[PDB]
RNA sequence: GGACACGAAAUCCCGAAGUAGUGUCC
Numbered sequence: 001g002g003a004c005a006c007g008a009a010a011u012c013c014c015g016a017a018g019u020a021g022u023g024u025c026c
Stems, first nucleotide, its partner, number of pairs: 001026006
C1' cells in the first nucleotide's frame, strides 16, 4: 500500500441501504 469473505440494527427524528461495520494476508 493493495485484497478477499459476512453482511445486520434502524426509520416517531417523516431518516440511509448494496449502507455501516467485522476477520484474515502479502